[PDB]
Context: one part of a larger RNA, bound to proteins that are not shown
Molecule: 18S rRNA, nucleotides 3 to 913
Organism: Brassica oleracea var. botrytis
RNA sequence: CAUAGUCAAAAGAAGAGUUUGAUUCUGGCUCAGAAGGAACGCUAGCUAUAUGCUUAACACAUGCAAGUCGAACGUUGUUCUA
RNA sequence: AAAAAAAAAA
RNA sequence: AAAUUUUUUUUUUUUUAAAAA
RNA sequence: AAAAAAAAAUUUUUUUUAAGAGUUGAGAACAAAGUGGCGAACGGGUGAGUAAGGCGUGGGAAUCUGCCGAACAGUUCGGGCUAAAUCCCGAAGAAAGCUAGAAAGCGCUGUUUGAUGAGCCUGCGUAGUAUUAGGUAGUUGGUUAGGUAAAGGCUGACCAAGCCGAUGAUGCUUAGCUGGUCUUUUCGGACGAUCAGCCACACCGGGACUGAGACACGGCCCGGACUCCCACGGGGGGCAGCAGUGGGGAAUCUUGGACAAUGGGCGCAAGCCUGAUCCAGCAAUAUUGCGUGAGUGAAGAAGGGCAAUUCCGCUCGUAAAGCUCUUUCGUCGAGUGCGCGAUCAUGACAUGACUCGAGGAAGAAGCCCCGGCUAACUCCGUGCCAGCAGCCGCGGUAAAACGGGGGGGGCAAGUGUUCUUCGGAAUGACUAGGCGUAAAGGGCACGUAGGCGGUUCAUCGGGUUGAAAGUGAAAGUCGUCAAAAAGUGGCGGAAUGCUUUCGAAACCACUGAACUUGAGUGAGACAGAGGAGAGUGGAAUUUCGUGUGGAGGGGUGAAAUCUACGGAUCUACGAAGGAACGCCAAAAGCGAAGGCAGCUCUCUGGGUCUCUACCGACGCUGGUGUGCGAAAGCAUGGGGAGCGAACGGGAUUAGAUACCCUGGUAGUCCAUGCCGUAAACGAUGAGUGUUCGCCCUUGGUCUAUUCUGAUCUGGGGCUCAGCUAACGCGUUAAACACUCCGCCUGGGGAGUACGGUCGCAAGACCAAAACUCAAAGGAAU
Numbered sequence: 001c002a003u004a005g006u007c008a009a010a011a012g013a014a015g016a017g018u019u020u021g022a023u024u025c026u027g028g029c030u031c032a033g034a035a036g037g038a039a040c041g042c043u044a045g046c047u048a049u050a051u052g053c054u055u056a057a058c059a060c061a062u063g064c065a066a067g068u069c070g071a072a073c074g075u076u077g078u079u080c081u082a
Numbered sequence: 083a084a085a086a087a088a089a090a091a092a
Numbered sequence: 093a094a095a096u097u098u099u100u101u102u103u104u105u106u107u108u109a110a111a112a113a
Numbered sequence: 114a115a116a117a118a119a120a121a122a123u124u125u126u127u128u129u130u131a132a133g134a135g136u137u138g139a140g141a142a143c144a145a146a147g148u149g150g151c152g153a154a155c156g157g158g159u160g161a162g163u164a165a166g167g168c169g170u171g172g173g174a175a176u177c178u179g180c181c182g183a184a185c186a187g188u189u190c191g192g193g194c195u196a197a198a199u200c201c202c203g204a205a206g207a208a209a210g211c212u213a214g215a216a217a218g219c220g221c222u223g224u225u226u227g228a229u230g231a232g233c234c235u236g237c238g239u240a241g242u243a244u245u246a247g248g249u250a251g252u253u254g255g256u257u258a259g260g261u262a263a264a265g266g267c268u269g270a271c272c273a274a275g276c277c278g279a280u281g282a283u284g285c286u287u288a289g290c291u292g293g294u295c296u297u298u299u300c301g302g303a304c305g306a307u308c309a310g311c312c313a314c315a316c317c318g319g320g321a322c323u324g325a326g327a328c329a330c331g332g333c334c335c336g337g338a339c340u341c342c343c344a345c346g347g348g349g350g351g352c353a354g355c356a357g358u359g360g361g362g363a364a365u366c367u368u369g370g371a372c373a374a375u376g377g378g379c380g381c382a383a384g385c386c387u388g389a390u391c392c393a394g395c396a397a398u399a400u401u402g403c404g405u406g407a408g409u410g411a412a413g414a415a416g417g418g419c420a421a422u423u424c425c426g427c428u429c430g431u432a433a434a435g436c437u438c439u440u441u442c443g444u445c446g447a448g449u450g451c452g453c454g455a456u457c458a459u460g461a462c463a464u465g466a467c468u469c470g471a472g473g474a475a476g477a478a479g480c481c482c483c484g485g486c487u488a489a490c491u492c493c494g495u496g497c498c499a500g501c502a503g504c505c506g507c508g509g510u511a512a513a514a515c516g517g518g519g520g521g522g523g524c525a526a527g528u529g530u531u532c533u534u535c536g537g538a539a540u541g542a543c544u545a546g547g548c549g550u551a552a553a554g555g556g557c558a559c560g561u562a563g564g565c566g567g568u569u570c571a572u573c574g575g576g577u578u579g580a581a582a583g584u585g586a587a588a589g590u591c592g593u594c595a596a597a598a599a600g601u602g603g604c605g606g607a608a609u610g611c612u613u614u615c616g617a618a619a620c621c622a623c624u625g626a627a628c629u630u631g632a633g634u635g636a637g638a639c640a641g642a643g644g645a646g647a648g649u650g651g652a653a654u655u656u657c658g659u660g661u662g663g664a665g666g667g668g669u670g671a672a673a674u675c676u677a678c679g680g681a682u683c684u685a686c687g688a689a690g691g692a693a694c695g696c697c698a699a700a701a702g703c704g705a706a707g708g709c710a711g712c713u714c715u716c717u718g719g720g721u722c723u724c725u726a727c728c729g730a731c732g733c734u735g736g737u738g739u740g741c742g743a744a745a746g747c748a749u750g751g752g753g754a755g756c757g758a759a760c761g762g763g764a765u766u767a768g769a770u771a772c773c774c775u776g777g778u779a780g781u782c783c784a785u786g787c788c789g790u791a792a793a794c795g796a797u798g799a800g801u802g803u804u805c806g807c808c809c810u811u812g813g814u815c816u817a818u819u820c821u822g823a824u825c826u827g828g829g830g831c832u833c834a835g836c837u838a839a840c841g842c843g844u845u846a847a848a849c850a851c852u853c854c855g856c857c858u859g860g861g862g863a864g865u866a867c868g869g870u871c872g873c874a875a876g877a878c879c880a881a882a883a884c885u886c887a888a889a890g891g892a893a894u
Stems, first nucleotide, its partner, number of pairs: 015031004021894001023892003033535004038531005045403002048400003051396002053361001058359003062356001064354001067151003072148002078141001081138001083102006105113004114130008158314003167239007176231002182226001185223004189204005210219002240286003247277003252274008289311004293304004316337005339350004369392003375389001376387004406438004416429004442476001444471005454462001479524005484505003490519005500507002546857003549840002554854001556741004563734003567628005575621002577617008591605005631731001633727002635724005643717007650694001655689006665676002702709002746787006755781002760776004798853006806831005812825004835842002859886003868879004
Other pairs, nucleotide, nucleotide, family: 008592cSS009605tWS015537cHS019026tWH019889cWH020022tHS022893cWW025551tWS026889tWS027888tHS028887tSS029540cHH031538tWH032537tHS037054tHS043397tWW043526tWS047599cWH052365tSS055362cWS056360tSS057159cHS057314tWS061357tHS061368tWW063355cWH064388tHS066153cHS070074cWH070144cHH070146cWH073197cSS074146cWW074196cSS076143cWW077142cWW079140cWW080139cWW082132cWW094095cHS109110cHS137138cHS143145cHS148198tWS154324tHS156331tWW157315cWW158353cSS161313tWS164240tHS164287tWH174232cWW175233tWS175263cSS176262cSS178229cWW181227cWH183225cWH184224cWW187208tWS194198tWH205208tWH206207cHS209220tWS211215tWS214215cHS232263tWS243282tWH244867cWW245283cWW246278tWS246281tHS247282tWS251254cWH251272tWH252275tWS253275cSS255266cWH261263tHS266271cWH292305tHS292587tWS292588tWS297300tHS300543cWS300544cWS309586tWS321328tHS321332cWW322329tWH323327tWH324326tHS329332tHS338351cWW343346tWS345346cSS352356cWH355388cSS356368cSS362364tHS366394cWS371373cHS372387tHS372389tWH373391tWS373455tHS373460cSS374390cWS380382tHS380383tHS397526cHS404477tSS404478cWH405478cWH406474tHS410431tWS410434tHS411432tWH412433tWH413425cWS413430tSS414432tWH415430tHH431433cWH440475tWH441475cWH441477cWW443472cWW449466cWW450452cHS450465tWW452465tWW453463tWW456458tHS460461cHS460462tHS473476cHS475477cWH478525tWS482489tWS487489cWS488522cSS495498cWS495512tWH497509cSS498508tHS499508tHS499512cWW506514tWS541858tHS542858tWW547553tSS552857cSS557705cSS560737tHS561736tWH562735tHS567730tHS574575cHS574618tWS590606cWW618619cHS629729tWS629730tWH631729tHS632728tWW640719cWW641718cWW642701tWH651693cWW652692cWW653691cWW654690cWW662682tHS663680tWS663681tHS664677tWS664678tWH664680tHS665681tSS667674tHS668673tHS669671tHS671764tWS672763cWS673763cSS673774tWS691754tSS699710tWW704707tHS706741tWS742789tWS742793cWS743790tWH745788tWS746874cWS747873cWS753754cHS753780tHS757779tHS758778tWH759777tHS764772cWH765769tWS766768tHS769771cHS787873cHS788875tWS795797tWS797847cWH804846tWW805832cWS811826cWW817820tWS834843tHS834846tWH837839tHS837840tHS838891tSS839892tSS841847tWS843846cHS846848cHS859888tWS862883tHS863882tHH864865cHS864880tWS865881tWH866880tHS872874tHS872875tHS
């Protein structure tokens, strides 16, 4: 003095099997990774936060999703008190 | 009609 | 058996220039 | 106020009617139904349409803008809706009043403004398809009227013939766009679901009204389809709001609670609304979360599996059980609550959370795999069966591969399988690939657009470049801290861009003056099967004739057909005719390529050399286009010796629609047109610059020092390097680099189908998909 000063903005680059008697090359197929608004099988203890008609913008039962103001305005009729 | 007070015996 | 009355001060109007209601 | 009944000396007590009534004095609700204002144009849903009237980004002028902030001026008088008004009409100048209950507080009107929105316009950026090439006719522009808040063919009339398009219009197909999501060493690809911004739509079509704002999801009118009532005259409806139901589908949730918070409408407030939201419910759908215990334990128990049946025989296995400890998560029982979300107050969540207590390892482990790729092996059963399989492959009696037992490995409340995306895939190659022999150089040029391309000096400031300002929404990605414990936030960075202002001046563009090295001219020398036209020559083949001559010739592997006594083949001379040009002569020459061969002449294209000549970047490449283009084929007319598709015959053969022989048509040749293809090949696009040499050769020039050197020009052989999968290439590259075009993306289907254009036809050019395989290939050993 100071509730100052510090100058950060990334990480991320892998290979394998399969043509031939064998070889190297060309060239496809397949596999190991990550992921999803997913689906299905088997199997399941918990909390939290997200996400949840991708198909028929197909047809819709039922209830709700837009009212409020008497401090704009009369109108009629309810009560009760003298 | 508006405001205020009313607690104790013969 | 006890909700509604009594007292004090202001105020509108009436009655007979002050009081009464 | 009137009347009745009673009492007292006009008053009092009770009762009925009071009160369109010489002002009835206060009060409460009136929701009971309305008129009126404001809001129902926000919020919420969905992605049908839309390929540019949208969106992203940056600008503009010819506009409007309720509520909200800030000034100024007003707020006057009549009439109408059964009654009134802040409703409607009229007059001035536009209006509208309420409240002494909200009396200087609201509200309204006019004028200036700020703020926020809205309308309109525009630059740039933003799909596939050319097997879609022309589209437009209010179309493009002008004038003048109208319309709009506002520019405008927005549209009536008149005038002109424009406008858009090979830099892809129009047609067809698909699609909301963005921020972003997933993946990925940067780039890209797929996606555009949640959430936010913009747009479009609201059962399907068409309209306008009201309004500051709509051509309006839960407003109105009309038409249509569907549907529900109907008393049969007629009415009513629109979940792509939140829940929910049928239906479709492999598949996607509760007919929940509260307005406590945040946001929104109305109200002066009190409040009232709000399926916005907040919060609960269902679902391993997702998430680097947590738990299912921590120790100890040898009768190495029982049981299971394997075993010359090795070492407690090996193993399940310290595994279990047992024993000690701790109770997270879940369970059960309680207690405080201005713990907290919320404060002046209000808590749905909340049967939660927090704190305390009870209890007992108790309630909580699977799924895939074990031949190789790929971590993990044995027994039994089966016997090319049953079966497995992502790929390669397993199974036919000892299967580590099928199915069960036992053991083991990887992940783990998951784990496999299917679908889908990216990666690996440099497998569409910008980053970062190719085309001699593997897919792939267009047959060859010329040229349009486009792309690319020398020097100096000067100017300029469009690109470029430096700084400043504006913008680049939030969320997300990255950095960092704090928070939290499967959850959040702040500040940065990034957002590679666009607009404006002011600097710089090297490069690109543009302007001016110049240069000569690339291109192109001229003059002088040349070479050439370059092209077209007109003439001409000889050899040989075939045929015919005439002498001489007489027996075969021809042909095969062998034969025969054929031909010959009508006299052939053979021999001399002659005639006719067509086609091709021996020697020269070839790794020669010329041409863009296809191609070009006797000689003469005419006309003509290109090339090379030399120059102290001109000119002054005029260059290269080339999509779409245009032209040229072996041979065969086609059309018309000629020609026709030899050769020879078809065809006849003779043979061979098992057959022989062939190969061999013998006849032979079209054709091969000429003239004029068409076609437009080839192993049109160097299987090598065009061009430019650079890179050690040696030997030849074409055509020049110069120097020569008598025989060669030098330099251009093309054509060959070999080679240092370098390159190449290898073979090989190698100054005429397949080397070192670059510009422009064409083309390739596994094999087959297939250069096939369809369509268009072209052709007289034959056909040509552009040119797929379904399906199917795990190969198909190149070089070399």